[PDB]
RNA backbone atom coordinates (compact mmCIF):
# COMPACT_ATOMS: atom_id res chain seq x y z
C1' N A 1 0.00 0.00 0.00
C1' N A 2 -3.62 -3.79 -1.03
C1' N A 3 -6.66 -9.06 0.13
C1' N A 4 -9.27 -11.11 4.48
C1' N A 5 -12.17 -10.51 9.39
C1' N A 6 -15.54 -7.84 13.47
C1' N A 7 -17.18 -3.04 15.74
C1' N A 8 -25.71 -8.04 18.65
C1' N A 9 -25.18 -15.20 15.27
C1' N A 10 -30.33 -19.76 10.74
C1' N A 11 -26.15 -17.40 3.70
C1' N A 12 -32.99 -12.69 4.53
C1' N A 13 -38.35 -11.50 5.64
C1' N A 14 -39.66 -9.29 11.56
C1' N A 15 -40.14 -6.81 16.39
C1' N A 16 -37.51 -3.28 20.60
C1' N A 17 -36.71 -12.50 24.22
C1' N A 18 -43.66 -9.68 26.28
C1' N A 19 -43.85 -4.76 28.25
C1' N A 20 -41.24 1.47 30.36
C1' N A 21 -42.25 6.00 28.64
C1' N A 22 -42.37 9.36 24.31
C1' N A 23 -45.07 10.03 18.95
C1' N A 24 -49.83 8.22 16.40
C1' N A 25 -54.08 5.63 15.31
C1' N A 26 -58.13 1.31 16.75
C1' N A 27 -62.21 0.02 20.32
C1' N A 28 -66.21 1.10 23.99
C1' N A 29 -69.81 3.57 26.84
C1' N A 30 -68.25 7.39 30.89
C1' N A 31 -71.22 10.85 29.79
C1' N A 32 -69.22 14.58 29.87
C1' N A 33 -61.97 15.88 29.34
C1' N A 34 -65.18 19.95 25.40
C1' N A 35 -69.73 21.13 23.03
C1' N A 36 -73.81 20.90 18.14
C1' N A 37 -76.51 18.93 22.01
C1' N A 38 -81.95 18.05 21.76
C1' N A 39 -87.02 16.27 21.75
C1' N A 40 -91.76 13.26 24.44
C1' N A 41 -91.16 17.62 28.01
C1' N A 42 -92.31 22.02 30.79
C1' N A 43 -93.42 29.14 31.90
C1' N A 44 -95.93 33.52 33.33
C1' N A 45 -90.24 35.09 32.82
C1' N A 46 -88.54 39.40 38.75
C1' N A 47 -81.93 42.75 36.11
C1' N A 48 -82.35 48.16 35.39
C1' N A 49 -82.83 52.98 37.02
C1' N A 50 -82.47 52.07 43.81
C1' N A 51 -81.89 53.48 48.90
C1' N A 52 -81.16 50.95 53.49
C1' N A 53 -79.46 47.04 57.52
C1' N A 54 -76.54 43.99 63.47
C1' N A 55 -73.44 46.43 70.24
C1' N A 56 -69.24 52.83 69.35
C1' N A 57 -68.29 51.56 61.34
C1' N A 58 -63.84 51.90 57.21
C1' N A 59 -65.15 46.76 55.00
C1' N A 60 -69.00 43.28 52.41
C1' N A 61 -72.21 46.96 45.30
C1' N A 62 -75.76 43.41 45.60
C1' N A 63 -72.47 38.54 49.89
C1' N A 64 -80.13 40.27 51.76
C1' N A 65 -84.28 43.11 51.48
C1' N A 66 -88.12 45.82 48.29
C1' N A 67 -92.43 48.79 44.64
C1' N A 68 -95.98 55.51 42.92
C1' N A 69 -92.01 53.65 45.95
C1' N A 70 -88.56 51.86 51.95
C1' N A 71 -86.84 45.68 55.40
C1' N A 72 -83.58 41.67 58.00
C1' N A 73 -76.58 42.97 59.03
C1' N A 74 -74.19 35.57 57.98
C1' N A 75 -68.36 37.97 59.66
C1' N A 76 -64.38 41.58 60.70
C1' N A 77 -61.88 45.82 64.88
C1' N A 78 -64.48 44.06 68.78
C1' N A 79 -63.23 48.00 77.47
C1' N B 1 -59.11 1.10 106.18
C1' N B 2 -55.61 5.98 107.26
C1' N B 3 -52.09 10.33 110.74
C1' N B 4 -47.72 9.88 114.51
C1' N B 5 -43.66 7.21 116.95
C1' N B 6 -41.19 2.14 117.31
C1' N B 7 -41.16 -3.50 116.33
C1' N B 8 -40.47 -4.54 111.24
C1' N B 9 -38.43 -3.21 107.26
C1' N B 10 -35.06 -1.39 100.92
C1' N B 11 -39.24 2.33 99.55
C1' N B 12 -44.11 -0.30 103.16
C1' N B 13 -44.77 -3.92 105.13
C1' N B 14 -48.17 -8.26 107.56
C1' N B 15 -47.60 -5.48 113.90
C1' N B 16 -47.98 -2.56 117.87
C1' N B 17 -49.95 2.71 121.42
C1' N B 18 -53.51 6.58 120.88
C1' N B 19 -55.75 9.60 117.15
C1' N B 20 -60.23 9.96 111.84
C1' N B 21 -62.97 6.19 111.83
C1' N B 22 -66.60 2.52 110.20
C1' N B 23 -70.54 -1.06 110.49
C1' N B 24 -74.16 -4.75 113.47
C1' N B 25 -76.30 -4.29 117.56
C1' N B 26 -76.43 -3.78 122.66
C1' N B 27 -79.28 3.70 122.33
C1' N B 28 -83.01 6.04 119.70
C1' N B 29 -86.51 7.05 115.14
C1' N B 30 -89.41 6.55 110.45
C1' N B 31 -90.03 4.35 105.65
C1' N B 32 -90.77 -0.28 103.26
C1' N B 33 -92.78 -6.67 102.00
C1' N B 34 -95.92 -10.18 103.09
C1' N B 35 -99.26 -14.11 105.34
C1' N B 36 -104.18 -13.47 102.80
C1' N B 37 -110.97 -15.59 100.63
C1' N B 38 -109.20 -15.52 93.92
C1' N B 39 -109.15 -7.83 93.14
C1' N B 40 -107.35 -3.40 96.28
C1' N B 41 -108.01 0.13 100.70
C1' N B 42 -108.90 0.02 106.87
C1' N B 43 -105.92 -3.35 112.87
C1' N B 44 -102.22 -7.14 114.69
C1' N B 45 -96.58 -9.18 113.72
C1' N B 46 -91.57 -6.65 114.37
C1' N B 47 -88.20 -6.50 110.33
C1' N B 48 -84.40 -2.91 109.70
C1' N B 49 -82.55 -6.01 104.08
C1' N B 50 -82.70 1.21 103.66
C1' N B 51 -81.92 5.50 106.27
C1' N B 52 -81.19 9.79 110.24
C1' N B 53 -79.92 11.20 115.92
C1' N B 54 -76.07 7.73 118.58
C1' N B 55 -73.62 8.00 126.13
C1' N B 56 -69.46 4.48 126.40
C1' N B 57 -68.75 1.40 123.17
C1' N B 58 -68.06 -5.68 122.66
C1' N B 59 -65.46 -5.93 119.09
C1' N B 60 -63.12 -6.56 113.46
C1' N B 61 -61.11 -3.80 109.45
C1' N B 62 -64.00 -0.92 104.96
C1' N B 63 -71.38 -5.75 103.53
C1' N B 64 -76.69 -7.97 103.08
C1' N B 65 -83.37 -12.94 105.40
C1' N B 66 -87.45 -11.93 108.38
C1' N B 67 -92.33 -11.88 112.23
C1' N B 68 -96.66 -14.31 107.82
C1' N B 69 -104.61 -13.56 111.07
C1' N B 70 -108.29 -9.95 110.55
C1' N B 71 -112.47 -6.40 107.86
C1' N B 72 -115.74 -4.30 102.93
C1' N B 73 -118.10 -4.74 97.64
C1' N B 74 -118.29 -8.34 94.82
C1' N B 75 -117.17 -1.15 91.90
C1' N B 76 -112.19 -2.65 88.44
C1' N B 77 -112.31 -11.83 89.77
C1' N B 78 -116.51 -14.47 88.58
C1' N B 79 -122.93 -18.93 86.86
C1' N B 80 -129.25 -19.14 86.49
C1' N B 81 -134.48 -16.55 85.46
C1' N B 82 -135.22 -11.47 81.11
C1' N B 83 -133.86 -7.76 78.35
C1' N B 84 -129.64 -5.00 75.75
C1' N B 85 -124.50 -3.09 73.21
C1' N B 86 -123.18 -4.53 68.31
C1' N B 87 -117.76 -2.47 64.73
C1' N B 88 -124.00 -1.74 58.66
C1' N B 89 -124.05 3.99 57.32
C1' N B 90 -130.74 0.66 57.65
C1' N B 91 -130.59 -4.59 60.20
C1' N B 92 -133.34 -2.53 68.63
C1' N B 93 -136.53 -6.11 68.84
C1' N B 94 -133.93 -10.07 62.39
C1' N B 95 -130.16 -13.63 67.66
C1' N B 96 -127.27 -14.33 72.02
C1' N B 97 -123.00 -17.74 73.04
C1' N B 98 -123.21 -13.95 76.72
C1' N B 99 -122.67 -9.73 80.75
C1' N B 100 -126.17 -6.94 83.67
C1' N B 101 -132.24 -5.73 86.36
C1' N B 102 -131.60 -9.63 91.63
C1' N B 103 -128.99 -13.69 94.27
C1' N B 104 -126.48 -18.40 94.73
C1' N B 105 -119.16 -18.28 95.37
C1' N B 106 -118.43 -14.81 100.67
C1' N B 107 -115.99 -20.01 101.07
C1' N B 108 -117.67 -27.30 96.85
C1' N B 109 -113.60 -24.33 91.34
C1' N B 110 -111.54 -21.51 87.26
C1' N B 111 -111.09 -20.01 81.99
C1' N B 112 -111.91 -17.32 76.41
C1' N B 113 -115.86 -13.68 73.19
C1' N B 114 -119.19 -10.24 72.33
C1' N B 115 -121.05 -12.04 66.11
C1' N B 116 -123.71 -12.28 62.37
C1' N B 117 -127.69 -14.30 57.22
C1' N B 118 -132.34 -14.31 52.59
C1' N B 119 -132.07 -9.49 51.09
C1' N B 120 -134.67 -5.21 50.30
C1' N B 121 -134.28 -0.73 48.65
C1' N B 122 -135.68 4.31 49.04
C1' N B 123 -130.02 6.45 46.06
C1' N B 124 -125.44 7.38 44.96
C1' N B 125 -124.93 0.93 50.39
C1' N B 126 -118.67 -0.82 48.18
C1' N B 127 -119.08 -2.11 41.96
C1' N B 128 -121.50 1.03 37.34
C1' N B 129 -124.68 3.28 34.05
C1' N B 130 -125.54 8.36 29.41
C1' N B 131 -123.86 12.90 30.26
C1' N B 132 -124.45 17.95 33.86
C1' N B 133 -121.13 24.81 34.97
C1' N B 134 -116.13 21.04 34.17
C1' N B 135 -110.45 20.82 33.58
C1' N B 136 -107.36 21.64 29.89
C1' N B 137 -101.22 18.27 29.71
C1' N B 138 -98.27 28.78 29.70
C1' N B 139 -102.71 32.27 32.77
C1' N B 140 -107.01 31.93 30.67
C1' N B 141 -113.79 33.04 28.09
C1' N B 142 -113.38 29.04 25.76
C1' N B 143 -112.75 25.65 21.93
C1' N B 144 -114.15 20.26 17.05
C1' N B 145 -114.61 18.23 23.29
C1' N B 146 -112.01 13.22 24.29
C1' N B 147 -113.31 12.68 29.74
C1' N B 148 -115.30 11.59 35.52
C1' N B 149 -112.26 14.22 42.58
C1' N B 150 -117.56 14.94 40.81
C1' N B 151 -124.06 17.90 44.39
C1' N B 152 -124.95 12.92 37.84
C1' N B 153 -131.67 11.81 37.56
C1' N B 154 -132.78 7.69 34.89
C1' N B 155 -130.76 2.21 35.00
C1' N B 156 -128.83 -2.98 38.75
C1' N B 157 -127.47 -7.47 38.59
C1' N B 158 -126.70 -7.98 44.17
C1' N B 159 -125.17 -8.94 50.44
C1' N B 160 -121.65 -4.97 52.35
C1' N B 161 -118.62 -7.03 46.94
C1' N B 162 -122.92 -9.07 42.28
C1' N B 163 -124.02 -8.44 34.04
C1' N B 164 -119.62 -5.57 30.33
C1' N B 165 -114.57 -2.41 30.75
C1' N B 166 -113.90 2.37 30.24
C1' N B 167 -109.01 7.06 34.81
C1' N B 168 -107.82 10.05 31.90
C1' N B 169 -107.76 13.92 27.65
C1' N B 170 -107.23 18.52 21.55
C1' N B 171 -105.04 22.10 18.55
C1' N B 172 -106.40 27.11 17.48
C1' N B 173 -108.07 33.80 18.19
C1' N B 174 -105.43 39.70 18.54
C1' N B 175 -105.62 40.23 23.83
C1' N B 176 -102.73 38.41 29.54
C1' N B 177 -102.37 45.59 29.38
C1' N B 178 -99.62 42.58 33.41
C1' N B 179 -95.45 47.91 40.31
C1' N B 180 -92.87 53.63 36.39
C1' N B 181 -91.40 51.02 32.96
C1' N B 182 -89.28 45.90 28.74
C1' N B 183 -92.34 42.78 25.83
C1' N B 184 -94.11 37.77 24.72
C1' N B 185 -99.37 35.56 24.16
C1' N B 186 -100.50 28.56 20.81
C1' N B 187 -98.95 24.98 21.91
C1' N B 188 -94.74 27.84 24.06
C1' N B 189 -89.54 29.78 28.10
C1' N B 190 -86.83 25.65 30.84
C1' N B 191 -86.23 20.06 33.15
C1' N B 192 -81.87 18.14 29.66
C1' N B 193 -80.13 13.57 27.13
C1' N B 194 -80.66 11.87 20.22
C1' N B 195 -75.02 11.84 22.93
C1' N B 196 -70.78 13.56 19.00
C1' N B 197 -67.05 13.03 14.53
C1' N B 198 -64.30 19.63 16.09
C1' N B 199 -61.95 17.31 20.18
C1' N B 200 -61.15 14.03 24.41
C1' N B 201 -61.35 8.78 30.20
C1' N B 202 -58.73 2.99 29.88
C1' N B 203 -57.34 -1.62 27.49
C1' N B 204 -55.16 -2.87 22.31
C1' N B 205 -52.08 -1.69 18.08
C1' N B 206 -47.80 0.13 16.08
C1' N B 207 -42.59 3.93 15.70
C1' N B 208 -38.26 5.90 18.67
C1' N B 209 -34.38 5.05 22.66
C1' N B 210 -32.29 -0.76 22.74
C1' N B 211 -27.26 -2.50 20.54
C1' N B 212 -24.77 2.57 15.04
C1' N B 213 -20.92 6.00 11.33
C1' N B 214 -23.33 6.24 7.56
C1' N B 215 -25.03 4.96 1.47
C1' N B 216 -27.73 2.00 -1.82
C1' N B 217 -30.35 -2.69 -3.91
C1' N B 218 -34.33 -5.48 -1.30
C1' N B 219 -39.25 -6.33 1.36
C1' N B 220 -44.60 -6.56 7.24
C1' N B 221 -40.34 -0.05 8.54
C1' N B 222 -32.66 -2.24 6.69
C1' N B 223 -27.91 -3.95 7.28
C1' N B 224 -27.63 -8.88 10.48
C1' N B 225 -28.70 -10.36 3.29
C1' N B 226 -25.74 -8.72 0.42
C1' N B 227 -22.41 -4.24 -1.96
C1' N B 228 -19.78 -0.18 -0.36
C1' N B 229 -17.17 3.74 1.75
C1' N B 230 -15.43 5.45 8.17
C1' N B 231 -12.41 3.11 13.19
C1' N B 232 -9.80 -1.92 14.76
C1' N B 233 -6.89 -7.36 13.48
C1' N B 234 -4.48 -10.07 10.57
C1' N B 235 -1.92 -12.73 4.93
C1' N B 236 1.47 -10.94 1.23
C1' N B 237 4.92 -7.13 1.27
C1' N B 238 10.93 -7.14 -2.21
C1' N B 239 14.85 -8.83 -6.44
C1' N B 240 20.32 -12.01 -7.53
RNA sequence: GGGGGUGAAACGGUCUCGACGGGGGUCGCCGAGGGCGUGGCUGCGCGCCGAGGUGCGGGUGGCCUCGUAAAAACCCGCA
RNA sequence: UCGCGGCUUAAUGACCGCGACCUCGCCCGGUAGCCCUGCCGGGGGCUCACCGGAAGCGGGGACACAAACCCGGCUAGCCCGGGGCCACGCCCUCUAACCCCGGGCGAAGCUUGAAGGGGGCUCGCUCCUGGCCGCCCGUCCGCGGGCCAAGCCAGGAGGACACGCGAAACGCGGACUACGCGCGUAGAGGCCCGCCGUAGGGACCUUCGGACGGGGGUUCGACUCCCCCCACCUCCACCA
The RNA (transfer-messenger RNA (tmRNA)) from Thermus thermophilus (strain HB8 / ATCC 27634 / DSM 579) has 319 modelled nucleotides. The depositors describe the entry as "Structure of tmRNA SmpB bound in A site of T. thermophilus 70S ribosome". The work is reported in "How a circularized tmRNA moves through the ribosome" (Rae et al., Science, 2019). Among the 53 different proteins in the entry, which are not shown, are 50S ribosomal protein L3, 50S ribosomal protein L16 and 50S ribosomal protein L5. Taxonomically the source falls in Thermus thermophilus (Bacteria, Thermales, Thermaceae, Thermus). An Rfam search finds the family "transfer-messenger RNA" in it. Its Rfam clan is "tRNA clan". From the family's description: Bacterial tmRNA, also known as 10Sa RNA or SsrA, is named for its dual tRNA and mRNA-like properties. Its family is annotated with RNA catabolic process in the Gene Ontology.